An RNA structure, in which 17 nucleotides are resolved. The entry is an ensemble of 10 models. It was solved by solution-state NMR. The PDB entry is titled "single G-bulge in a conserved regulatory region of the HEV genome".

[PDB]
RNA sequence: GGAAUCGAAAGAUGUCC
Numbered sequence: 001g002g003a004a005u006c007g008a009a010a011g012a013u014g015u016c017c
Base pairs, nucleotide, nucleotide: 001017002016005012006011
C1' cells in the first nucleotide's frame, strides 16, 4: 500500500501480504 469475511441490502467483525 493492497485484499478478504457475513450478505439483497445494510452495517459490522477483523485476518494476511